[PDB]
Context: bound to proteins that are not shown
RNA backbone atom coordinates (compact mmCIF):
# COMPACT_ATOMS: atom_id res chain seq x y z
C1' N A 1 0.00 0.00 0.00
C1' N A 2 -8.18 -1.10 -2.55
C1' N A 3 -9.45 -6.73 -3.28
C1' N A 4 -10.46 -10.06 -6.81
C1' N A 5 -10.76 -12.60 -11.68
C1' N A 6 -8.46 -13.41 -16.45
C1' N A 7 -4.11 -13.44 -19.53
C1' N A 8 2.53 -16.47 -23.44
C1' N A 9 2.58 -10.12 -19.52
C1' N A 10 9.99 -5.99 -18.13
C1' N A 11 2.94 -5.80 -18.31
C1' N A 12 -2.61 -5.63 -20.13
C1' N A 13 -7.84 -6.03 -19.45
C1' N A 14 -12.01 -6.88 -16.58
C1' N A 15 -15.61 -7.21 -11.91
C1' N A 16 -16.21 -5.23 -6.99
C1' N A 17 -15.72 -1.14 -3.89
RNA sequence: UAACUUCUGUGAAGUUG